Released in 2021, the model rests on X-ray crystallography data to a resolution of 2.61 A. Solved structure of RNA from Escherichia coli, 34 nucleotides shown. Crystallisation conditions: 22% (w/v) PEG 3350, 0.25 M NaBr, 0.1 M Bis-Tris Propane pH 7.5. The 2021 paper behind the entry is "The structure of nontypeable Haemophilus influenzae SapA in a closed conformation reveals a constricted ligand-binding cavity and a novel RNA binding motif". It comes from the structure "Nontypeable Haemophillus influenzae SapA in open and closed conformations, in complex with double stranded RNA". The entry also models calcium ions.

RNA sequence: CCCCCCCCCGGGGGGGG
RNA sequence: CCCCCCCCCGGGGGGGG
Numbered sequence: 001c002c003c004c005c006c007c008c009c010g011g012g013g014g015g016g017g
Numbered sequence: 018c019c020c021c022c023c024c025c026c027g028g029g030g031g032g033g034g
Base pairs, nucleotide, nucleotide: 001034002033003032004031005030006029007028008027010025011024012023013022014021015020016019017018
Other pairs, nucleotide, nucleotide, family: none
C1' cells in the first nucleotide's frame, strides 16, 4: 500500500407497512 | 415515521499479505 470480514453512519434505489 | 433488502460512499475494528 493492498485484500478479505465485521460493525457504524450518510446517500440512492427497490419491497412492505 | 418506520422496517427489511440492494448498491455506493465515509469511518472504526479484526484477520491476512